[PDB]
Context: bound to proteins that are not shown
RNA sequence: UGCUCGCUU
DNA sequence: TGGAAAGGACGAAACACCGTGCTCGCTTAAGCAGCACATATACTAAAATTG
DNA sequence: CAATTTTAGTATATGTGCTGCTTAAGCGAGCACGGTGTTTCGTCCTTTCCA
Numbered sequence: 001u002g003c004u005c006g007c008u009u
Numbered sequence: 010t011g012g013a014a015a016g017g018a019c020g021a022a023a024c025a026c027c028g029t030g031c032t033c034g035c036t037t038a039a040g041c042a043g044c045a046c047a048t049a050t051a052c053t054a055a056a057a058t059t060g
Numbered sequence: 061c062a063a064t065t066t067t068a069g070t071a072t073a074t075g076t077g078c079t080g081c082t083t084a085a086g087c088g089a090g091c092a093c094g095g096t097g098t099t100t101c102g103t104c105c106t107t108t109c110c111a
Stems, first nucleotide, its partner, number of pairs: 002091001004089006010111005017104007025096002039082004045076003049072012
């Protein structure tokens, strides 16, 4: 940098 | 039986060229929704024709 | 010459294949970047050679 994930709003 | 060496084979890393090893091969669509163009197709108007 | 039939002429109306959208953020983390075949360079060890 890109994306994914899991989460508080 | 351990140090040694000239040649060699191998492996790893830069200059690249095809896809995929052979050339296949699938599934699902995530839900509307406002354009479109395709065809179709209809209707009608105009021109040719028979009486 | 004219009323009827046929053809075209475009117009218009109805699908369906395309393109475009789908909250505001904040916070952490874990990950991995295409490569494959060919050439070139580096090395070490399969054997034959001293003491």